[PDB]
An RNA structure from Escherichia coli, together with DNA, in which 88 nucleotides are resolved. Keywords: CRISPR-Associated, Bacterial Immunity, Cas3, IMMUNE SYSTEM-DNA-RNA complex. The depositors describe the entry as "Crystal structure of a CRISPR RNA-guided surveillance complex, Cascade, bound to a ssDNA target". The structure was determined by X-ray diffraction at 3.03 A resolution and released in 2014.

Context: bound to proteins that are not shown
DNA sequence: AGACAGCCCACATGGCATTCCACTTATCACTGG
C1' cells in the first nucleotide's frame, strides 16, 4: 500500500480461377548578326665542374 | 660568362 | 606585367475526334469465465 495488491483473451486458417484497349491522323508558312581594332613590350632563378 | 640531371 | 566595348532587337494564326464495352461462384468457427 489507492473498488487496491496478485492478475495473458487465447488457440487454428491460400482468396482464388478467366481476360487485346483498339481502329484513323503533315505542325505548318516568314527572317543579314551586323559596324570598329599592331600583341606590342621585354632578357628572371633549384644542385655540381673553369 | 661556359658546360652536364 | 599591363589591358579585355558599346547599342539595339525578340512574331502572328488556327485547329484538339468518335463508337462500345465494365463478372461471376463457394464460403463467414468453436470453447471458458
Nucleotide at each position: 500500500a489507492u473498488a487496491a495488491a496478485c492478475c495473458g483473451c487465447c488457440a487454428g486458417u491460400g482468396a482464388u480461377a478467366a481476360g487485346u484497349g483498339g481502329a484513323a491522323u503533315g505542325c505548318c508558312a516568314u527572317g543579314u548578326g551586323g559596324g570598329c581594332u599592331g600583341u606590342c613590350g621585354a632578357g628572371u632563378u633549384c644542385c655540381c665542374g673553369g | 660568362c661556359c658546360g652536364g640531371g